[PDB]
RNA sequence: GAUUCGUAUAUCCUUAAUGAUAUGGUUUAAGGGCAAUACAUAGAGACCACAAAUUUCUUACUGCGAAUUCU
Ligand code: GTP
Ligand code: GUN
Numbered sequence: 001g002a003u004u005c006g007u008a009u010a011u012c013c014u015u016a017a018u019g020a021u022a023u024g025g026u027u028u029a030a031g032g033g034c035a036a037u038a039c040a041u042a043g044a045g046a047c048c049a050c051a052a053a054u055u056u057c058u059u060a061c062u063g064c065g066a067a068u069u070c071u
Stems, first nucleotide, its partner, number of pairs: 001069008009038001012032006024048002033039001042058005
Other pairs, nucleotide, nucleotide, family: 010033tWS011040cWH018026cWW020024cSS020053tWH021050tWS021052tWH022051tWH025053tWS035063tWS036062cWS041059cWW
C1' cells in the first nucleotide's frame, strides 16, 4: 500500500418543501448524529384498496484499529 474483519453511524433521526398511488411509494434543502468527509447505487420482501402515510433485509464511501499479504 492492498485485502479481510472489527468499530464510529444505525445508507439513521427531526423538520420544511416537492412528487407519485399497487406498473407508485419521489426529489431537494436545513439541523442533529460527541472531528472531518459520506449518508450513493442496486437487489429482495412486508404494508397501504383511492389516502396520505410508510416499513424490513442485503449492498457502498471515510476515519480509526487488528489480522493477512506485497516481503
Ligand atoms: P505508523 O506510525 O504505524 O508508521 O503510521 P504511518 O505514519 O501512517 O505509517 P504506516 O502505518 O507504516 O503507513 C504509511 C505508509 O507506509 C503506507 O501508506 C504505505 O505506503 C507504507 N507501508 C507501511 N507498511 C507497509 C506494508 O506493509 N506494505 C506496503 N506495501 N507499504 C507499507
Ligand atoms: N462517520 C461516522 N460513520 C461514518 C460512516 O459509516 N461513513 C463515513 N463516511 N463517515 C462516517
An RNA structure with a sequence from Bacillus sp., in which 71 nucleotides are resolved. The PDB entry is titled "Crystal structure of 2'-dG-III riboswitch with guanine". The work is reported in "Crystal structures reveal the distinct features of the 2'-dG-III riboswitch in the purine riboswitch family" (Chen et al., Nucleic Acids Res., 2025). Crystallisation conditions: 0.08 M Sodium chloride, 0.01 M Potassium chloride, 0.01 M Magnesium chloride hexahydrate, 0.04 M Sodium cacodylate trihydrate pH 6.4, 30% v/v (+/-)-2-Methyl-2,4-pentanediol, 0.012 M Spermine tetrahydrochloride, 0.1M Glycine. The model includes bound GUANOSINE-5'-TRIPHOSPHATE (GTP) and guanine (GUN). Method: X-ray diffraction, resolution 2.11 A. The entry became public in 2025.